[PDB]
Context: one part of a larger RNA, bound to proteins that are not shown
RNA sequence: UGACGGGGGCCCG
RNA sequence: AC
RNA sequence: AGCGGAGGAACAUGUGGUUU
RNA sequence: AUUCGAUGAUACGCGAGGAACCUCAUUUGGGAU
RNA sequence: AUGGUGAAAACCGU
RNA sequence: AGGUGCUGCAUGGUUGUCG
RNA sequence: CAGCUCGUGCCGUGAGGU
RNA sequence: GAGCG
RNA sequence: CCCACAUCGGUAGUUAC
RNA sequence: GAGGACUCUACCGAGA
RNA sequence: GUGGAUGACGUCAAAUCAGCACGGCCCUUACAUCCGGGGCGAC
RNA sequence: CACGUGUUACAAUG
RNA sequence: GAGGGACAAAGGGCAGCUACCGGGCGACCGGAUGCGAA
RNA sequence: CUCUAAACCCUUCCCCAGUUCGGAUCGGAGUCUGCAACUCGACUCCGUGAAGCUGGAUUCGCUAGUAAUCGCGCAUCAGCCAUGGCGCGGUGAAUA
RNA sequence: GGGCCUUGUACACACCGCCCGUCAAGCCAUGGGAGUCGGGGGUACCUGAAGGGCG
RNA sequence: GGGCGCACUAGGGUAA
RNA sequence: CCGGUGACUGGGGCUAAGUCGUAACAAGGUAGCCGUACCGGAAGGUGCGGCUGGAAC
Numbered sequence: 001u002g003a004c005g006g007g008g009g010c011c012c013g
Numbered sequence: 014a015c
Numbered sequence: 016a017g018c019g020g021a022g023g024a025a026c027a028u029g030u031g032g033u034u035u
Numbered sequence: 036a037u038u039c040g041a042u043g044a045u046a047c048g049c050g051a052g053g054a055a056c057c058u059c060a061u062u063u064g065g066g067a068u
Numbered sequence: 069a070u071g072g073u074g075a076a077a078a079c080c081g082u
Numbered sequence: 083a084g085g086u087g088c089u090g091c092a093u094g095g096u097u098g099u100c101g
Numbered sequence: 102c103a104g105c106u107c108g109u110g111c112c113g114u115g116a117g118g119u
Numbered sequence: 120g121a122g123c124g
Numbered sequence: 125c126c127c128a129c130a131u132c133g134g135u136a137g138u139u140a141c
Numbered sequence: 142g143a144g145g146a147c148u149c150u151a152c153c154g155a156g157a
Numbered sequence: 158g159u160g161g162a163u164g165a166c167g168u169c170a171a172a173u174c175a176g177c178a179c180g181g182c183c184c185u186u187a188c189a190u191c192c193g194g195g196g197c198g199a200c
Numbered sequence: 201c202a203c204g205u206g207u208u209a210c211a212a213u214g
Numbered sequence: 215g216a217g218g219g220a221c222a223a224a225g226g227g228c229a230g231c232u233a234c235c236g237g238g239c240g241a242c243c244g245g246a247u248g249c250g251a252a
Numbered sequence: 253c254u255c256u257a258a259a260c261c262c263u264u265c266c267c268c269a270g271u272u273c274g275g276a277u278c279g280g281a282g283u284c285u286g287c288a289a290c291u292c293g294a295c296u297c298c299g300u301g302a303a304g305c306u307g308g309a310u311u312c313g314c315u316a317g318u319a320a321u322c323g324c325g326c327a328u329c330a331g332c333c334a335u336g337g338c339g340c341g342g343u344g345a346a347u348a
Numbered sequence: 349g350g351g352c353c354u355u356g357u358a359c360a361c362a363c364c365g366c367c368c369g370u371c372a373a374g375c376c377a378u379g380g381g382a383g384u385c386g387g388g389g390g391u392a393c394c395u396g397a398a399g400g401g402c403g
Numbered sequence: 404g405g406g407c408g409c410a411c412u413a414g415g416g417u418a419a
Numbered sequence: 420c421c422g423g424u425g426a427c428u429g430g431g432g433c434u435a436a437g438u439c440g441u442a443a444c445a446a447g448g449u450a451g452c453c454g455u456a457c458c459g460g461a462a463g464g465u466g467c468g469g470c471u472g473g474a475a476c
Base pairs, nucleotide, nucleotide: 001360002359003357004356005355007354008353009352010351011350012349017314018313019312020311021310024208025207026206027205028204029203030202031201032200039050040049063193064192065191066190069082070081072079073078084184085183087182088181089180093178094177096172097171098169104123105122106121107120110119111118112117126161127160128159129158133150134149141142210307214266215265216264217263218262219261230249231248234245235244238242273304278299279298280297281296282295283294284293320343321342322341323340324339325338326337363447365444368440369439371437373434374433375432376431379428380427383424384423385422386421387420393414401407402406450471451470452469453468454467455466456465457464458463
């Protein structure tokens, strides 16, 4: 810096 | 999508 | 939230499997 | 001998929107090279 | 070109 | 010259998905 | 699928941020 | 600050 | 962004009305 | 002979 | 207003050498070529 | 034999 | 579902579809007629 | 110039029966195409008449001339396996 | 279900990730034990050469 | 000339 | 004291990974860790006190 979350938030199907 |  | 199908039957068709 | 390919969603009424011979690639046999 | 041999392809003589 | 022989994990061009 | 690139300055020792 | 939906 | 479909308004009349 | 078909053009809600 | 086509924005070594071209390899007394009869339709 | 995609029906709204 | 009568469509094909007469139960055959198409 | 309707609208029969529902399979006759229909075509008559009584867990398609239905046409093609693919129209709904 | 933020991370072919321990397999080094066998030095005792010492 | 000393070894035994 | 050997009996490392579960890394799905005690095939569980090298409120 990414990716992921049996971590939260904001929207749209 | 339900 | 509503409607009509498939999954059951007979055929058609495409595959998988075995045979040749 | 069942030519070859397509094979989770995004293969399986598909390439094929015309396989009796031809198409035909697949098999057996007969030829010409 | 024709005959004959052949399932056909094809081969053969004249 | 011929190969509908192999390699789509060597390609071009086309196609479906990610949505 | 709503965010895909081209330049300036600035921040960081840097990988980087805008 | 510029090109695009 | 584009094509098609709805309404009405001007020109065409054949093998159409 | 022009109500439909057919094929060429022009406007089409800021209002009910 | 509706239906459809455009899809700059995409990952899957996704599919297509059998639509078509094509790098490499392999076949030439045969993987080339002609024809009859079977198979691609058998369960 | 197994799976997918369909076509007919199984009826009186015949 | 069956039998007998009455209905009125949009698009797309025609070297092939076919007006009409009969052999026919029927698939379409055998004589002929327009049409390469508002 | 030629192939294009059926579902619908009347009249009659069938009256809940595996039946006047269903149309699989198999015997006979044929009509085409094509040199050739046995493997292995389509269609038309006459018989034969099967499973099938609305379908468990699950699952698929849509929100209006739409689903569900009914017929017609075309592509390739001598013929055809076309119940497939691509289109066209009739009548036509219930719900957040 | 999909995007834009804030967070945590031992993941980075990236959670279909990475890792912990036991039992069974094979090599290597080092522990503990009835006992058994050695080597070097030490305290005592008993003997005790040569060579010197004293008697 | 004997006797008695000192320690090089040799011997037993216990202890490191 | 320095050394060998010994019926039998227990750690560790590395290579295989065959088996059994999922303890930690995200609030790792019961926050984690330190000390201590008891108890389990196994990673571990529980009680008491402490820490944040933790969320989340």

The PDB entry is titled "Porphyromonas gingivalis 70S ribosome (W83 Strain)". 16S rRNA, nucleotides 920 to 1522 from Porphyromonas gingivalis: 476 nucleotides with solved positions. The work is reported in "Structural studies of ribosome from an anaerobic Bacteroidetes human pathogen Porphyromonas gingivalis" (Hiregange et al., Nucleic Acids Res., 2025). An Rfam search finds the family "Bacterial small subunit ribosomal RNA" in it. For this family Rfam cites "Crystal structure of the ribosome at 5.5 A resolution" (Yusupov et al., Science, 2001). Clan: SSU clan. It was solved by cryo-EM to 3 angstroms. The sample was in a buffer at pH 7.5.